Record summary: Shown are 753 nucleotides from a PDB entry: RNA (18S RRNA OF THE SMALL RIBOSOMAL SUBUNIT, nucleotides 1485 to 2251) from Trypanosoma brucei. An Rfam search finds the family "Eukaryotic small subunit ribosomal RNA" in it. The family has 90 seed sequences and 75,755 matches in Rfam 15.1. A reference for the family is Yusupov et al. (2001), "Crystal structure of the ribosome at 5.5 A resolution", Science.
[PDB]
Context: one part of a larger RNA, bound to proteins that are not shown
RNA sequence: GGGGGAGUACGUUCGCAAGAGUGAAACUUAAAGAAAUUGACGGAAUGGCACCACAAGACGUGGAGCGUGCGGUUUAAUUUGACUCAACACGGGGAACUUUACCAGAUCCGGACAGGGUGAGGAUUGACAGAUGGAGUGUUCUUUCUCGAUCCCCUGAAUGGUGGUGCAUGGCCGCUUUUGGUCGGUGGAGUGAUUUGUUUGGUUGAUUCCGUCAACGGACGAGAUCCAAGCUGCCCAGUAGGUGCCGGGAUU
RNA sequence: GCAGUCCCUCCGGCGGGGAUUUUUUCCCCAACGGUGGUCGUCAUCCUUCUUUUUACAGGCCCCUUCUCUGCGGGAUUCCUUGCUUUUCGCGCAAGGUGAGAUUUUGGGCAACAGCAGGUCUGUGAUGCUCCUCAAUGUUCUGGGCGACACGCGCACUACAAUGUCAGUGAGAACAAGAGUCCGAGCGGCACUUCACAAUGUCGCUCCCGCUUGAUCAAAAGAGCGGGGAAACCACGGAAUCACGUAGACCCACUUGGGACCGAGUAUUGCAAUUAUUGGUCGCGCAACGAGGAAUGUCUCGUAGGCGCAGCUCAUCAAACUGUGCCGAUUACGUCCCUGCCAUUUGUACACACCGCCCGUCGUUGUUUCCGAUGAUGGUGCAAUACAGGUGAUCGGACCGUCGCUCGUCUCGGGCGACCGAAAGUUCACCGAUAUUGCUUCAAUAGAGGAAGCAAAAGUCGUAACAAGGUAGCUGUAGGUGAACCUGCAGCUGGAUCAUUU
Repeated sequence: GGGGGAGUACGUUCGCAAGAGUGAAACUUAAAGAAAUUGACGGAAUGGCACCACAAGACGUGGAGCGUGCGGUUUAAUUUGACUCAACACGGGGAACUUUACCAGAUCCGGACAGGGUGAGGAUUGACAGAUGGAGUGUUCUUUCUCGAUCCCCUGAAUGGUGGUGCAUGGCCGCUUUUGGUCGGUGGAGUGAUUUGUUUGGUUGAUUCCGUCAACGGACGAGAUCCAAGCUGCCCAGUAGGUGCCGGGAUU
Repeated sequence: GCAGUCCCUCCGGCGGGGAUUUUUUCCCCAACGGUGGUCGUCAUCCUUCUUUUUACAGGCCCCUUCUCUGCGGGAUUCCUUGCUUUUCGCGCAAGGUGAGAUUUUGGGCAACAGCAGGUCUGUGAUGCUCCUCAAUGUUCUGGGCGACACGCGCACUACAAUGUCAGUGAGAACAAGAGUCCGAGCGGCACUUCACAAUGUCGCUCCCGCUUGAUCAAAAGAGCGGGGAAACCACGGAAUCACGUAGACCCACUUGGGACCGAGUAUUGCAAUUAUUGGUCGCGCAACGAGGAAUGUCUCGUAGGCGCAGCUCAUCAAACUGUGCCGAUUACGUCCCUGCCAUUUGUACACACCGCCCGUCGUUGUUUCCGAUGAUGGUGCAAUACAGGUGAUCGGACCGUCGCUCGUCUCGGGCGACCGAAAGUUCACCGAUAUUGCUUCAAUAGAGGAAGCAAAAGUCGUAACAAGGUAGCUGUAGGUGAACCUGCAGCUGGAUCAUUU
C1' cells in the first nucleotide's frame, strides 16, 4: 500500500502543560511522484567577445521652428498593413484626378458557355433637335430617321473585381543574428533520451590552428571565394573626345 | 625702379694701405678663383604662326609620358629584432625592407534550424471565402486619404561673428540625356470643296528628350540660328561647397531669423480650385539666443561638416542612392555597464523567470464538523402493572345412586345416605400484554453558529525554484491589510564531500 481530503475530525486514550498516543469517513480528484536526459534559464561560476557594449570622448537630438511619417483627432473618403530592438520618410507611399483601396453620383460590361425561349413581317448600334442628363452618353424621353443581330430574354452558368482573410498558403522578404556555426557517417559510449566525435591545454578574432585527445573519417558553413580598393618607366595597346620641343617675332 | 639678366673681397690663397686690443681684429682694395652682389633672363614675353567658301582661326619632322581601359604585378606578419613560451609549437609583438602590412581595404557572398513576423499593397504564385452589372466590376465625374486640442517618430533649419551682408577667389567629383510606332507639330500629296469644312494619304520634322550661341527686358521671362544620339566629342578645356582677399555691422535681435504674407509676373498640369513649382518686390523683429528629465548615433583624408550627382519626377523632396569638397579627440583598452557566444553549474522551468508560481479579501458555488438545543427508533435491560391460562385447592349445581322411608297408582311423595359430578371458588405459577422507568443501541434536526472544499477573468498584496532577493527546510517556539517572517536546536536540493608542503 493512487493522489487529494487530514493525520483530521469534541473520535478516543496518555500527558502538569505543551501536545503526544492512537486515528477516520464524508468530501474531492488524474494525477501525484522518481531519476536521468536534453534543452531553457539564473538577482549563478569561468573564459571571452561587441561603439544599437562600454570606455576617451566626439557630434547631435530632445526644447525651437519648419516637413514628412506616425499617433490622435473628422468624414461620405479619410484603402489599409505594419508598432521593442525587427512599426513610426516603411509600405518602391515624392497621393491633385488618376493614383486608391474609400464616399458620392453616373454610365459602361470586358455578363466566358450552354440550355430554353424571344428576336429580323425586326432585337439592336446609333442619333439630331430639343426633353432629361456632371456630361451635344440617347443615360432616359418626346419626336423621328438612321442602324442592323453581332439581339434580347430569361433559365443555368459565368466572370472583371485594388472583393476578404499572409494563422489558409507558395514565393518573397524581415527577424532570429550577425551571431560561428551545422551535420551526418561509420566507429565509439549509454537502457533510453542522449552522447561522443565536436574537447581539457595551448593558439586563433574565428569552428582559426596547434595540441591534446574513442574516434575515425567525411560534408556545408568559418577559412575560403568573388566585386570593388589603394601602389605600378608599359609588363598589355592607342587616342583625328589623352599629354610634349613643332610657328613666327620681343625680354619686364 | 639703368640699383637686374650680369658681375664676382663677400670669402679664401698670395698680398697692400688705413683704422685696430696689431690674435686671418675691422674697413678699403688689386689680381685670381669661387662664392657674394641689387627684383628679375636653370630663360622671361609678345604676337598666338597662320588661317578657315561659314561660329574656325599656331607650328609641326612631330613625341609618347600623364587620359580612358584591357593585361598583369605585388605582402609572406616574407625579414629584423622582440616574448629563449614547448624540448619541439600552432603562435604573438615590435621593428625593417616595406606604395601597400591587419582575416591589408570596402563590400558581395555566405551554415543550420528558427520566427501562424511581415508578406492579400507586386504578382499573369495562389486556398478557402465574397460581389459580377439596378456589383464594391469598369469607366467617368467628383472627391478623399493632405482635414488641427493635441501625443509622438524621424528629418530639416534657426537661434548667429565662430556670424550675418557686399563683393572678390583661375577650386571638378561622381554621374546624367535624342524610344517605337504610315491624319501630333510642320510639310507635301490625295480627294472631297462655288468658298469653308472634310476626309484620307504620304512625307518631313515624329505626337522632335538634353540643349548651345544670344537679342530685347527690373526681373524672372519671352527667342532666329546652332549644337549634342551616353556623347570623355554640344549642354563638360567650363563650372564643383564651406576657401582665401577688399569693403557695412564700433556686437546690440543688429534685425540674428525668417516661419508670416501682400499685391504683382513666369512656368507645370486636362484640372491645382486640399495654393503643383518658380518669380518679384515689399515684408516681417512669430517661435527660435542653441533646448529639461531624458536622449541618438560614432574610434580614419576619417567623425564631421560641407556641399553636389542620381531618380521619384507633368510638375514637385529636407527621402531615396550615390558624388565630391573640406577636414579631427582618445579609445585603442577594458570588461565594468549594457549586451552576444562559449565553458561551467543550480534548477519543482520546459511554450522554456515578460517561467513556473503564495496568500487575503470580494464573490460565487459547495462540503464534511464543533457546538446549544432538538428528538425518534430500535434492542436489550429493569420495575411495576398484569389478560389468559396451565397447574393448585376447594367446591359441588347437574346427574346419576343407594338404602330406607312416607304414602302407594308398588307409583308418587318423605328421610338420610351414596356416587360421579359441571358452575363456582381457590393457590402457587407461566405469563400475554401494557405501563412505567431505565438502559443500551441506532437513526436523526433545525437554525444560531462553526469550520473545511471548490470555483470563477472580482479584490489586494506575494513566497518557493537560479546563494531564488543574507535560501529552502525540520522540529520547536513566537511572531503578523495578503502571503510570511524571526529566534533556538537541527538539516540539507543553499552557490556542500578539499593544501597551511
It comes from the structure "High-resolution cryo-electron microscopy structure of the Trypanosoma brucei ribosome". Lineage of the source: Eukaryota > Euglenozoa > Metakinetoplastina > Trypanosoma > Trypanozoon. Among the 76 different proteins in the entry, which are not shown, are 40S RIBOSOMAL PROTEIN S6, 40S RIBOSOMAL PROTEIN S14 and 60S RIBOSOMAL PROTEIN L13. The structure was determined by cryo-EM at 5.57 A resolution and released in 2014. The sample was in a buffer at pH 7.2.